[PDB]
Context: bound to proteins that are not shown
RNA sequence: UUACUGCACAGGUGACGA
DNA sequence: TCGTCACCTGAGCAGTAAC
Repeated sequence: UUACUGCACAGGUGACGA
């Protein structure tokens, strides 16, 4: 990679604790 | 190391563009 929508699957991951 | 509550990003897919 004009973009918006964000579906689906995957990867996992963040914050808080003690 | 853990428990607990929570959900973010990448790939590829497909249809539409606020009167």